Context: one part of a larger RNA, bound to proteins that are not shown
RNA sequence: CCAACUGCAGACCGUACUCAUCACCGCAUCAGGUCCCCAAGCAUAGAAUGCUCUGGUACAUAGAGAAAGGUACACUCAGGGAAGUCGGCAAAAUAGAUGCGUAAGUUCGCAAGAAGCAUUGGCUCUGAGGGCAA
RNA sequence: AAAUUGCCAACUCAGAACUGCUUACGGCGGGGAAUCCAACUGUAUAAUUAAAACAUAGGUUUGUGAUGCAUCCAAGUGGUGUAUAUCGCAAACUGAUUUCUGCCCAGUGCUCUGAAUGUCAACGUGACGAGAUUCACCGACGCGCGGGUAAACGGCGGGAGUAACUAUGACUCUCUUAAGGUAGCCAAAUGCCUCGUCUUCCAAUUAGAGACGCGCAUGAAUGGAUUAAUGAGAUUCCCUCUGUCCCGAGUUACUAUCUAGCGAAAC
RNA sequence: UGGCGUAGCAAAGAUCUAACGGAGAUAUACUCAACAUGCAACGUUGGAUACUGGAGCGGGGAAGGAUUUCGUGCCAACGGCACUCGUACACGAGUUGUUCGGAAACUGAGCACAACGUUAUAUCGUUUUGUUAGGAAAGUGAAGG
RNA sequence: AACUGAAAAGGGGCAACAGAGAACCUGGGAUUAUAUUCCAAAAAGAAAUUGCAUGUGGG
Numbered sequence: 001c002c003a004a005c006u007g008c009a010g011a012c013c014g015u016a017c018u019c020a021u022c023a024c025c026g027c028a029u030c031a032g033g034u035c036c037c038c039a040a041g042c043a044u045a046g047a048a049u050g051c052u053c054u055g056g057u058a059c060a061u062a063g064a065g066a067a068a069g070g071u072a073c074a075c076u077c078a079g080g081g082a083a084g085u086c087g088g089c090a091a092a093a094u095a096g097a098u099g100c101g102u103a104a105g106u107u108c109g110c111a112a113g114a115a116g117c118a119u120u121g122g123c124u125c126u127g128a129g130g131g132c133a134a
Numbered sequence: 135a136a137a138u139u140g141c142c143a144a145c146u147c148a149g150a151a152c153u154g155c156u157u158a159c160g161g162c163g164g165g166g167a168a169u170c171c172a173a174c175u176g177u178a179u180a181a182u183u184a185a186a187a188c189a190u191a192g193g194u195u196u197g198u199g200a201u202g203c204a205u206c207c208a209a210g211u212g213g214u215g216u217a218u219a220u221c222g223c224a225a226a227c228u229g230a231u232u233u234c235u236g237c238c239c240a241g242u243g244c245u246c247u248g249a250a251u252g253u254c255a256a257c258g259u260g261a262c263g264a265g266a267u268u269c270a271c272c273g274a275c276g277c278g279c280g281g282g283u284a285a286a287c288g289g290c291g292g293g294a295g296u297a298a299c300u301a302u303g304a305c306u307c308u309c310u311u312a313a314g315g316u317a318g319c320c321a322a323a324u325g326c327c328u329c330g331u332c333u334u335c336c337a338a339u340u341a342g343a344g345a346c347g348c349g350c351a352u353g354a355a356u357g358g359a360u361u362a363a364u365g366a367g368a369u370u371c372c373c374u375c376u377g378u379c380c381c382g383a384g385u386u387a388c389u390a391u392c393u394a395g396c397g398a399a400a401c
Numbered sequence: 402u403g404g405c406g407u408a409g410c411a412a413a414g415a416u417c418u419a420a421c422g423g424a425g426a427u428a429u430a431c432u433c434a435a436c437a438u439g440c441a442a443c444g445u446u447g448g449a450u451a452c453u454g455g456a457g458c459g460g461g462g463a464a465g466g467a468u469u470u471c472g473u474g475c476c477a478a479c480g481g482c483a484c485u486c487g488u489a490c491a492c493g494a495g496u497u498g499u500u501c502g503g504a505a506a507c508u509g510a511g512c513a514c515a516a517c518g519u520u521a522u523a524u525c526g527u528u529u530u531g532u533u534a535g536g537a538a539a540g541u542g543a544a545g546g
Numbered sequence: 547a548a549c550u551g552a553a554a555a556g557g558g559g560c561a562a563c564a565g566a567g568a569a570c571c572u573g574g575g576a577u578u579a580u581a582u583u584c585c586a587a588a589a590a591g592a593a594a595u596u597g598c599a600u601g602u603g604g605g
Base pairs, nucleotide, nucleotide: 001605002604003602006599007598008597009596010595012503013502014501016469017466018465024033025032035462036461037460038459040052041051043049055453056452057451058450061394062393063392069389070388071387072386074385075384076383077382079380080379083378088375096120097119098118099117100116105110107230121153122152124150125149126148127147128146129145130142133139134138164373165372166371167370168369169368170367171365172364176188177187192228193227194226195225196224197223198222203215204214206212232359233358234357236290237289238288241287242286243283244282245281246280252277253276258271259270260269261268291309292308293307294306295305318352319349330346331345332344333343334342395410396409401403416449417448418447419446420445421444422443430438470494471493472492473491474490479487480486499594500593507565511560512559514557516527517526518525571591572590573585574584
C1' cells in the first nucleotide's frame, strides 16, 4: 500500500386533513367543471347493461293523499293506417347469434348487415377437436 | 402396426331422441327508389347557425442562387421563414379522382425597353445685378412611348330577308366589338314572366323526377361537366310501422292540491 | 312596505322497529279508567329493509384549500326542514425519516444576470445552429526548498 | 506546511414534486389523532448505503 471487518457520525425542508352530489372554481354545503393509481362475483362479446360478497350509504324538508291542468331517463289502446302536419315532428318499428342468399352502380376497394328466407328453449344422450408417461 | 398401455385436464362445436312456449329480463340496425350539394376522415360561430362554409390531397401561377426573396423591429455588428439552399423557401388561386379547361391584352393591374431623343427634384454650371435675387443650362427613377401577360382583375353583340302547304331558316345582306359565350349544363341552391310546356308520379301534384331551351341574368381553376364511396347537410316517393290524425279513453311516479316546519321575487 | 304565510323548499328510489339518552313528556280546570284534551321531531346501539355495485356516496395522491384532522363540551347564530348532531362554536391537542418527496446535484422546451450594442430614456435587443462578450472572463493536479 | 505554477478554447445562473436520478422493509397489543417517519439491548427486528478513523491480513 487497501480489501474484508470494526468504531463513530449520518445535516435541511415537507409529512394533520381534504381532493369533492359538503373541504377546489363557479357570490353558496350549487344536478356545471376539475389530472393520476388500485378495481371483485354471475349473466354476457363485454370496463355495454342488470343484479351481488368486501368497503361505503339510508345525506338530499317531510306527512296525508286518486281534483282539474302539468312534467316523466312511464305504459296501453278496438277499426283504419299519415287521411295529421309546412314537413312522419314525436312515437311506433328493426334488433343478438348462426346458416343460406343478396340488385343497379363502381375509382374494382366496395355497394353489403344491400334486399330477403330460415333456425335458436329445456332435457337425455352421441360424435369430433388433446396432454403426459412406459 | 408404441397404429398400444395406462392415468388426466379444459372447454367449444356438430348431430339425434324426447319434451315445452303465454314467443316472455337486459342489451341490441328499420329498409328501398331517386334529385341537389360537398369527393372522402377532419375543422367550425363557448351561450339561437355543424352547413353546401373552412381544411384537405390533387392542380396551376408568382418571387427568389444568399450582399437573395418574403419579412419583424423605435434602434444596433439586432430579428423570423433559415439547424435551410430550387426534390428549398416565401406569396396567391383552385379544391379528390375522371374528362376537360375555348375566344379576348382594347380597359385597369403587373412586368420589360441595353431608345427612355418630351416632362421634372435638388445637386451642380454659367450669365445679369451693388446685392437679396432673377434668368439659362444640366438633372434620375417614374410618367408618357413601345412590347409581353387572363390558372391577373375581368369580359365574352344586335336587325332583316330567305327552302314546291304552314312553319324555322342550313343560306344571304348588313350594323358592329378587345373578343362577341366554344365544349358542356339548365326553369338547376342560377329563369323575371312562372304554378313555363310535354311526359311520369296521384282519385286529385304551385311538390318530386325525366325531357325541352326565345338562358330577365348558365358556362369552363372568378373553374365547366361527371362522379363510386362517404354525410346528425336540402328534397320527393315507396314498403314496414304506428294515438300524427279520425277521436279520444284508461293506468302509474312526481307535482299541483291539504297539513307541519321554512319562506322569497317580479311587480 | 303590499304582494305573502304566497311561489315554492318535487333529479340522484327509503326507510321501519325496539331499547337507551335527552328539558325536548305518558306535560289536563271540574266531570273524567283508558280513545275522543302535549303534537311533531332528535342522537346512539341492536334488529330489519334497501341502495352504491370496483369508470363506487371504496382506498390513496397532484392542483387548489390550510386546521376543515382529533378528543371533550356546547346548541345563541349558521348547516334555506330539524337536531340531543355537525366541515358550526369553545377549550385542549395532533404532523417524528441516513434510505419516502424535494433540495444539496442532471439536462429539455425555454429564461436572461454579465458583456456588449442601442435608445433623449434600459423599464430595449442579442444571449444553445457548441454556446456570452473586439473577446486578455480558466486562480489551481503537480512539483520544489 | 501552505506559498508558488504547466495543459485545459467558447463567463455565471435558472427552468421537470409525472423526463433523468434516488442506500429500507416486513412485524407491532403502536395513537384520540402520525407512521416504509414511532418501537430499545433479545432495539420486533432484519438490511442497505455515505464520510471519516482503528485494527487483521497481505505479496
Solved structure of RNA (LSUb_rRNA_chain_2, nucleotides 3 to 605; LSUa_rRNA_chain_1, nucleotides 1533 to 1780) from Leishmania major strain Friedlin, 605 nucleotides shown.
The sample was in a buffer at pH 7.6.
Rfam match: Eukaryotic large subunit ribosomal RNA. The family has 88 seed sequences and 107,465 matches in Rfam 15.1. A reference for the family is Yusupov et al. (2001), "Crystal structure of the ribosome at 5.5 A resolution", Science.
It was solved by cryo-EM to 2.43 A.
Primary citation: Rajan et al., Nat Commun (2026), "A small nucleolar RNA dictates the structure and function of translating ribosomes in Leishmania".
The entry has 76 different proteins, among them Putative 60S ribosomal protein L13, 40S ribosomal protein S6 and Putative 40S ribosomal protein S33.
The depositors describe the entry as "CRYO-EM STRUCTURE OF LEISHMANIA MAJOR 80S RIBOSOME : LM32Cs1C1 mutant snoRNA overexpression, class 4".